[PDB]
RNA sequence: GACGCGACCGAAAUGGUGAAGGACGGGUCCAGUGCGAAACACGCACUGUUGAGUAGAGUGUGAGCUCCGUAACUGGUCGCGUC
Repeated sequence: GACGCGACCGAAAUGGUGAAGGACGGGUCCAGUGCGAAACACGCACUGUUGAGUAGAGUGUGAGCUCCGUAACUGGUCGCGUC
C1' cells in the first nucleotide's frame, strides 16, 4: 500500500421528547387600511413599534431547536488477517 473482517467516531436521514410568542412561521389570535355592489358578519390583499396566551384563547403527525434513541453511508480512525 492492496484486498478482507471488526470496533469506535462521524453522519444524510429518522422514531420519541419539550421548551421558546410574535425576531421561525402560520390556514393562530387581535387591530387598522383598501378591495369584492360589502362600515358588522364572510372572502381577498396590505400594514402593525410588548401587534400577542408558547402547545394552546388550536383540532398543525408545521419548520428549527433541546433532550433520549436509531441510522444509510459509496466518510474518518484504530486493530487484526493475507501479500